[PDB]
C1' cells in the first nucleotide's frame, strides 16, 4: 500500500478560560443509550 | 477481544470505563443586591490519523 482493524473519536492537533510567558482550567454524582 | 456468571449459539445478567442525552451539583458570562447571594445562559464545537491486522487483482 486498498478495504477494513488499529480509534471507548486511540496519540495528536486544535476550540472557550485564567493567565506576559511557560503553563493551566473545561469538573463531581446518577438515570439512561452507544462503544472497549 | 472490557471482566464474569447463565447460555447450545444468538443473546441475557453483573461489574470496572469512555461517551452522547439529561437530572443534581461545582464553575464561570451577566442584572438586581450593601453585600453573602437570588435568577438566566454558558460549560472542549470542529478536523482527525500513521506504525502496525487479513479477505483481494
Nucleotide at each position: 500500500a486498498a478495504a477494513g482493524g488499529g480509534g471507548a473519536g486511540u496519540a495528536g492537533c486544535g476550540u472557550c478560560g485564567g493567565g506576559a510567558a511557560a503553563c493551566c482550567g473545561a469538573a463531581a454524582c446518577a438515570a439512561a443509550g452507544u462503544c472497549g | 477481544c472490557g471482566u464474569g456468571a447463565g447460555g447450545a449459539a444468538a443473546c441475557u445478567c453483573a461489574c470496572c470505563g469512555g461517551c452522547u442525552u439529561u437530572g443534581u451539583u461545582g464553575a464561570c458570562a451577566u442584572a438586581c443586591g450593601a453585600a453573602a447571594g437570588u435568577a438566566u445562559g454558558u460549560u472542549u464545537a470542529g478536523c482527525a490519523a500513521g506504525a502496525c491486522c487479513u479477505u483481494u487483482c
An RNA with a sequence from Lactococcus lactis: 93 nucleotides with solved positions. It was solved by X-ray diffraction to 2.54 A. Rfam match: Manganese Mn2+ riboswitch aptamer (yybP-ykoY). Rfam 15.1 lists 1,126 matches to the family in 1,062 species. A reference for the family is Barrick et al. (2004), "New RNA motifs suggest an expanded scope for riboswitches in bacterial genetic control", Proc Natl Acad Sci U S A. Bachas and Ferre-D'Amare published it in Cell Chem Biol in 2018: "Convergent Use of Heptacoordination for Cation Selectivity by RNA and Protein Metalloregulators". Crystals were grown from: 40 mM Sodium Cacodylate, 80mM Sodium Chloride, 20 mM Barium Chloride, 5 mM Cadium Chloride, 12mM sprimine tetrahydrochloride, 12% 2-methyl-2,4-pentanediol. The source organism's lineage runs through Bacteria, Bacilli, Lactobacillales, Streptococcaceae and Lactococcus. It comes from the structure "Crystal structure of ykoY-alx riboswitch chimera bound to cadmium".